[PDB]
Context: bound to proteins that are not shown
């Protein structure tokens, strides 16, 4: 310098047949 899971809180997009998921950022452990 990149980079990921998450807790606390809100939303917003994916798609475009249908109808669900993701996401934002505030801590931080950790990892390249």
């Nucleotide at each position: 310098g990149g980079g990921a899971u998450a807790c606390c809180a809100u939303g917003u997009u994916c798609a475009g047949a249908a109808g669900a998921a993701c996401g934002u950022g505030g801590u931080a452990u950790c990892u390249c």
Shown are 32 nucleotides from a PDB entry: RNA.
Method: solution NMR. The entry became public in 2004.
The work is reported in "Structural basis for recognition of the AGNN tetraloop RNA fold by the double-stranded RNA-binding domain of Rnt1p RNase III" (Wu et al., Proc.Natl.Acad.Sci.USA, 2004).
NMR data were recorded at pH 6.5 and 303 K.